[PDB]
Context: bound to proteins that are not shown
RNA sequence: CAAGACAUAGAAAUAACCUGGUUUGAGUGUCUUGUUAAU
RNA sequence: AAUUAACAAGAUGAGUUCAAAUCAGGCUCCUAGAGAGAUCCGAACUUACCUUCAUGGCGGGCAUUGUGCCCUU
DNA sequence: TGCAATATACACAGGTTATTTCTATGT
DNA sequence: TGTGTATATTGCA
Numbered sequence: 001c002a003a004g005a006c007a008u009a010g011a012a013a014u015a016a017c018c019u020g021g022u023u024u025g026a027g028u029g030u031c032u033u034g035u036u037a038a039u
Numbered sequence: 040a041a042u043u044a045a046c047a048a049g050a051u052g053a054g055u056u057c058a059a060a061u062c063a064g065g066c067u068c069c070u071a072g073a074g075a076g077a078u079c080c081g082a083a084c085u086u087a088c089c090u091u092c093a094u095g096g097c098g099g100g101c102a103u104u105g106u107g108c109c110c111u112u
Numbered sequence: 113t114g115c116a117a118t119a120t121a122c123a124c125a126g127g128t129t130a131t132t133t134c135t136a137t138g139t
Numbered sequence: 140t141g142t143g144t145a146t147a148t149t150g151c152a
Base pairs, nucleotide, nucleotide: 005139006138007137008136009135010134011133012132013131014130015129016128017127018126019125020124021061022060023059024058025057026056029051030050031049032048033047034046035045037043038042064080065079066076067075068074088096089095090093098110099109100108101107113152114151115150116149117148120145121144122143123142
Other pairs, nucleotide, nucleotide, family: 001002cHS007136tWW036044cWW037042cWW038041tWW063081tHS069072cWS087097tWW118147cWW119146cWW
């Protein structure tokens, strides 16, 4: 004592990423009675 | 004669994931397709209206609490 | 027996790194 | 936020 060294926080633009999410499909459903059917 | 469905009502067992797309689309090439290529363009910013798209036009004026009024074309 | 006028429900998002502009602080 | 849009309700003749 204003630089700086930095930290942190936010905004803007850009770039590179992640987790997903969403939609659709796959991941064989099975027994019991009753009614009505083919039969 | 009993089954196979259909439907309805009762129950019952599973469950954790994957694949592909993910603005519509555009772009290159085809010898045109539910085709290849490329892996990047596509959700930000700009636009009243009318025309010869011009440094053009969109008449001249009063009101301004309820969308009017006058003069012109 | 529709049908116009009213009223309603609702929508992709949470992170990370880097750069350059631009502030805010204390430290 | 806030709102454009599909969606829903409400009479109603």
An RNA from Homo sapiens, together with DNA: 152 nucleotides with solved positions.
The work is reported in "Structural and functional bases of F. rodentium Cas9 provide insights into CRISPR-Cas protein engineering" (Yang et al., Cell Genom, 2026).
It was solved together with CRISPR-associated endonuclease Cas9.
The depositors describe the entry as "Cryo-EM structure of FrCas9 in complex with sgRNA and 43-bp dsDNA substrate".
The structure was determined by cryo-EM at 2.89 angstrom resolution and released in 2025.